An RNA structure (23S rRNA, nucleotides 614 to 1392) from Mycobacterium tuberculosis, in which 769 nucleotides are resolved. The structure was determined by electron microscopy at 2.6 A resolution and released in 2022. It holds a match to the Rfam family "Bacterial large subunit ribosomal RNA". The family is grouped with related families in Rfam's "LSU clan". Primary citation: Zhang et al., Cell (2023), "Discovery of natural-product-derived sequanamycins as potent oral anti-tuberculosis agents". It comes from the structure "Unmethylated Mtb Ribosome 50S with SEQ-9". The sample was in a buffer at pH 7.5.
Context: one part of a larger RNA, bound to proteins that are not shown
RNA sequence: ACAAUCCGUCAGAGCCUCCUUUUCCUCUCCGGAGGAGGGUGGUGAUGGCGUGCCUUUUGAAGAAUGAGCCUGCGAGUCAGGGACAUGUCGCAAGGUUAACCCGUGUGGGGUAGCCGCAGCGAAAGCGAGUCUGAAUAGGGCGACCCACACGCGCAUACGCGCGUGUGAAUAGUGGCGUGUUCUGGACCCGAAGCGGAGUGAUCUACCCAUGGCCAGGGUGAAGCGCGGGUAAGACCGCGUGGAGGCCCGAACCCACUUAGGUUGAAGACUGAGGGGAUGAGCUGUGGGUAGGGGUGAAAGGCCAAUCAAACUCCGUGAUAGCUGGUUCUCCCCGAAAUGCAUUUAGGUGCAGCGUUGCGUGGUUCACCGCGGAGGUAGAGCUACUGGAUGGCCGAUGGG
RNA sequence: UUACUGACGUCAGCCAAACUCCGAAUGCCGUGGUGUAAAGCGUGGCAGUGAGACGGCGGGGGAUAAGCUCCGUACGUCGAAAGGGAAACAGCCCAGAUCGCCGGCUAAGGCCCCCAAGCGUGUGCUAAGUGGGAAAGGAUGUGCAGUCGCAAAGACAACCAGGAGGUUGGCUUAGAAGCAGCCACCCUUGAAAGAGUGCGUAAUAGCUCACUGGUCAAGUGAUUGUGCGCCGAUAAUGUAGCGGGGCUCAAGCACACCGCCGAAGCCGCGGCACAUCCACCUUGUGGUGGGUGUGGGUAGGGGAGCGUCCCUCAUUCAGCGAAGCCACCGGGUGACCGGUGGUGGAGGGUGGGGGAGUGAGAAUGCAGGC
Numbered sequence: 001a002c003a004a005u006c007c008g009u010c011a012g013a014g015c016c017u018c019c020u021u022u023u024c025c026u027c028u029c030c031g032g033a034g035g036a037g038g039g040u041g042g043u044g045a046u047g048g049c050g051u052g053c054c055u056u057u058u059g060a061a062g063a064a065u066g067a068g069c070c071u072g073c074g075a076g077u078c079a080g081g082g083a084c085a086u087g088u089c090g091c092a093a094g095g096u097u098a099a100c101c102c103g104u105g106u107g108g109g110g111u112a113g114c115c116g117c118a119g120c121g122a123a124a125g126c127g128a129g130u131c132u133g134a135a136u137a138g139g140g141c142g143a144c145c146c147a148c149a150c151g152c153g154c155a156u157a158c159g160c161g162c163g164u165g166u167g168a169a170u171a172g173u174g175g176c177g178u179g180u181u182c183u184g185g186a187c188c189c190g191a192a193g194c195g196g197a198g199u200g201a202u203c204u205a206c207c208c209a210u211g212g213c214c215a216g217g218g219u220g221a222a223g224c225g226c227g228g229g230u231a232a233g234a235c236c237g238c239g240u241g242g243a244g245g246c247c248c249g250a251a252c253c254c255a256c257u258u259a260g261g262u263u264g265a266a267g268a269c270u271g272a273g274g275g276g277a278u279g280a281g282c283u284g285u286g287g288g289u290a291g292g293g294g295u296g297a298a299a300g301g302c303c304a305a306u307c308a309a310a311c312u313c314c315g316u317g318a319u320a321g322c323u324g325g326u327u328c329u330c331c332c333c334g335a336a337a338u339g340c341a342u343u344u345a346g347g348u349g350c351a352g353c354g355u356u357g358c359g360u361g362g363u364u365c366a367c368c369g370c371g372g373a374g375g376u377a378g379a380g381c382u383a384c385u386g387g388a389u390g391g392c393c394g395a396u397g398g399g
Numbered sequence: 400u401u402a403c404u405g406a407c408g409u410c411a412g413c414c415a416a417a418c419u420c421c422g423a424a425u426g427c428c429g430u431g432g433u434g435u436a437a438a439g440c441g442u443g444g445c446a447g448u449g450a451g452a453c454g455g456c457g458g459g460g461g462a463u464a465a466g467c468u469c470c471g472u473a474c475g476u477c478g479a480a481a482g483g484g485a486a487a488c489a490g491c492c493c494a495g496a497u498c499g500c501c502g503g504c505u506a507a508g509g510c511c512c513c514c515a516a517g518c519g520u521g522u523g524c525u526a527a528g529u530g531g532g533a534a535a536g537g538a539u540g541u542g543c544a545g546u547c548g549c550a551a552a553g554a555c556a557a558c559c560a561g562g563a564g565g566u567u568g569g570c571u572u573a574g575a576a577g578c579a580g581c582c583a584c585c586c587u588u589g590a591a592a593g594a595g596u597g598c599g600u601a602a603u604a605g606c607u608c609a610c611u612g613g614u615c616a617a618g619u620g621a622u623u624g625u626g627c628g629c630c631g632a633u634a635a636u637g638u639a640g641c642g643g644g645g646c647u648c649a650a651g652c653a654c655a656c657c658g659c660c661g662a663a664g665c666c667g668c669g670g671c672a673c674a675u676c677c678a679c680c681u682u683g684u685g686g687u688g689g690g691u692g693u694g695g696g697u698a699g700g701g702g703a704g705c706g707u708c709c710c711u712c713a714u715u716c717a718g719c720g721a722a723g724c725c726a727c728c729g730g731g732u733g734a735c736c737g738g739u740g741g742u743g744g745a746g747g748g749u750g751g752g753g754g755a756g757u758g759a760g761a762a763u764g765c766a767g768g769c
Stems, first nucleotide, its partner, number of pairs: 008049004014043003018039005024032002053066001055064001068769006078184003082181010094115003100109003120125001129141004147166005153160001187325002190322001194315006205289009214279001216248003219244001223240006252276003256273004291307001293303003328704005338351005352448002354445007365434008378421001379419002385415003389411004397403001451477004455472006482493003497670004502666003508660003511644003517657001519656006530646001536630002540627010559613001560611002563587001565586001569581001593608001671694010705758001707755010723742008
Other pairs, nucleotide, nucleotide, family: 005007cWS012045tHS013044tHS017040cWW024033tHS032033cHS052067cWW053761tWS054065cWW057059tHS058489tWS074759tWH074762tHS075325tWS075759tHH076326cWS077186tWS092171tWS093116tWS095173tSS096111tWW097112tWH099110tHS103105tSS118127tSS119126cWH121123tHS121124tHS128142tSS133135tHS133137tHS145169cWW146147tHS152161cWW154159cWS155156tWS155157tHS155158tHS168169cSS189323cWW191319tWH192318tWH200291tWH200304tHS201204tWS201289tWH201294cWS205295tSS214250cWS215249tHS220242tSS220243tHS221242tHS222241tHS229234tHS230232tHS251277tHS255256cHS260269cWH261266cWS265269cWS267305cWH290293cSS290303tWS291310tHS292309tHS296299tWS329733cSS333699cWH334698tHS335697tWH336448tSS336479tHH337478tHS355700tSS363438cWH364438cSS373426cWW374425cWW375376cHS375422tWS376423tWH377422tHS380383tWS381384cHS381415tWH384418cWS393407cWW394405tWS394406tHS395404cWH395405tWS396404cWW401403cHS419420cHS436674tWS437692cWS446699cSS447698cSS452490tHS461465tHS477489cSS480495tSS480496tHS481495tHS481663tWS482662cSS483507tSS493506cSS505662tWH507661tHS509516tWS515660cSS524626cSS525527cHS525649tWW526647tWS527647tWW528529cHS529649tWH531645tWW534632tHH535631tHS550617tWS553616tWS553617tHS554616tHS554618tSS559612cWW561590tWS561591tSS562609tHS564586cWW565566cHS565585cWW569582cWW570575tWS573601tSS574575cHS574601cSS576602cHS577599cWW583594tWS589592tHS595596cHS595607cHS596607cWW598606cWW599600cWH599605tWS600602tHS637638cHS637639cHS641644tWH645650tWS649651cHS680682tHS683685tHS696697cHS704734tSS706757cWS717745tWS718745tWS720744tWS720745tHS721744tHS721746tSS722743tHS760761cHS
């Protein structure tokens, strides 16, 4: 063990177990069986709802990618008086040292330098101005304060420059945190390839030296004889002889067909057939040619199971506008897939749109009123440019 | 001498993205009022995005086809949005989830059973399971509005009686005689009436009918606009074009009305957080109480925290048992924490600071075990 299940969740009976409040065994000092109730914990008949995680996407439960499981490991780091911006601290019109010296140290010295201290100009140069310019014109860049008072000219007042306060507020620099950025391997992982120096011909390609091997059958070349033939011949027939990248066919060397094998007995084999088999043959031993090089009866073939340029180490953590990955939490806000440019279109720069600090404060947006430009919808065309129906008139062309 | 083309005008009727004598609605610019916290503008830090999709409206390309392609749209949703409805169903309808409740009211959509709430009420319709797919077109379905025809001197249907001579002309001529085909295009016994209305002879015939007499006696036809219906109808695993059961005794359609159901929307009660305002405390470093608004969220920006390890300072625990591991009982808004017991056998806890090889679930990741 009558049921169709991303496997949970919400509802929920029933069992089992352990504790307590009642009434019962009152044996009760018991303890609690057992009865009820209540609560733990385990399980879950039955009812509803319910498309796994990640990545990448307009959009995936997806039949798109990735993950058998667990444990451990595995990705925004460091350096620099680097650059920009901020928080904080010291000193302040100044701040600060570098190398170096002396000390057990983290301390004390060390003014060289750097930044600030005045700008403008191509520069000579000038300087709160300076450049252009003929310009004492205008412009660019740079300095210059006023919420105010008093005397001066000032106006009704408001200020316009000066003398002071009513005290009108600047300022940099060094260290230390944080964000971003530069040069570095620079968040982590990943090519095919490129260069330098070496290693390989014990596999395979060709070559060199020296050795070995090829059962058994068949065919019957040259040459050499004899005879025929002739004047001699040429030639012919019989023998002998045993040639040949000759024939059939084992060993041996191959690999044409087919079946099996195909997580194989085997990283290329087996079975049955097949080709060559005295040759441009097969094979043993020893040797030689090395990478833009060798070797090749030539297929880009082979050079140690990898070759349209071998292998190893080094440059080296090569590069990849591409693919993948990037690990704890909560709170507030919250996009884009558009424009321009682009050896550009799947990349990127600036703008647009987010967040946040400091300024400004209603400037934004909504409705109402007022002032404005329009040529779409529609419509019209004797208002133009074109098309176009039916009549009247009749321009030309027609016999 | 023109029957043929028929210009120009003119009389009427027209058409146009690149025609306009005209000409909106919207949208756009400015300005004065009113309203509105989380608008706008400047300047800095840090970005991401630069492949969009579907739907509504206006267009181009295409065949006015495409789940096609390209533009516009202070248009929407999705992206990055959960919840309810549409059977299921990114982009459609309703509606934007701070958390809890075994409260209430509603939206869209619904109320016979599946399935919460109506086999609701009143008045009509439909016979097609139409509802619960589809064209040109076909059609005495049916209901209601009309507009007309004829009608007691008798409206429609049925029945009896009749319903031709000239001219049953020209072409074919077996055969035009409507009748194998086209054309004739009139009058008359007048009861009434065709050289013919339709099949039908090749022709001549016959056949009925267009029309009248009386027999009977109440409505009969045409046509228009409509509500709901019928056909056309037509693929392949299995009903398979209501989600199913079933429904006309409607649980279908139209109109009117009355209740209710229905979400994470709103209200009710309680907890949390951010912002702003109002008053106190140091009246902004910040706390105290009270209003009001707000709190979905991907890329991304800002703020604040948990846990592991090491160093320094202080303090504290530990062979009467540290770490680590395992179980149970509790706690916090999160990462997480505490207590108790067991195992184990030498190091921990807390606080102020400093520093990280500081947190893995995915890389066809690596090593070991399985």